[PDB]
TRANSFER RIBONUCLEIC ACID (YEAST, PHE): 76 nucleotides with solved positions. The model includes bound phenylalanine (PHE).
C1' cells in the first nucleotide's frame, strides 16, 4: 500500500433495510429494609464516530476519513 471487521447511553451490547434506537448493569423517585443486595413503579441519560453524495428527509445506503482490529501485499 491493499482488503475485512468493529465504533450506538457512564459501562456492555442488541436494532435498522432512510421518517430518525432499545436493554442489562449503572443512576434516580416512590414502596420494603436500620442500611445493602434482591423485588416492585416510575423517571432521566446518546451530535446513533465524522464529512460528503443521494434524497423531502441519512443512525442505516453510497462514497470518503479517524480509531481499533484482523488478512494480504511491498522489501534500502
Ligand atoms: N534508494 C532507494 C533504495 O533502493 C531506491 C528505492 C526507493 C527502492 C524506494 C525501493 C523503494
Nucleotide at each position: 500500500g491493499c482488503g475485512g471487521a468493529u465504533u450506538u447511553a457512564g459501562c456492555u451490547c442488541a436494532g435498522u433495510u432512510g421518517g430518525g434506537a432499545g436493554a442489562g448493569c449503572g443512576c434516580c423517585a416512590g414502596a420494603c429494609u436500620g442500611a445493602a443486595g434482591a423485588u416492585c413503579u416510575g423517571g432521566a441519560g446518546g451530535u446513533c464516530c465524522u464529512g460528503u453524495g443521494u434524497u423531502c428527509g441519512a443512525u442505516c445506503c453510497a462514497c470518503a476519513g479517524a480509531a481499533u482490529u484482523c488478512g494480504c501485499a511491498c522489501c534500502a
The depositors describe the entry as "Phe-tRNA, elongation factoR EF-TU:GDPNP ternary complex". Crystals were grown from: pH 6.8. Ions in the entry include magnesium. Method: X-ray crystallography, resolution 2.7 angstroms. The entry became public in 1996. Rfam match: tRNA. By type it is a transfer RNA. A reference for the family is Hou (1993), "The tertiary structure of tRNA and the development of the genetic code", Trends Biochem Sci.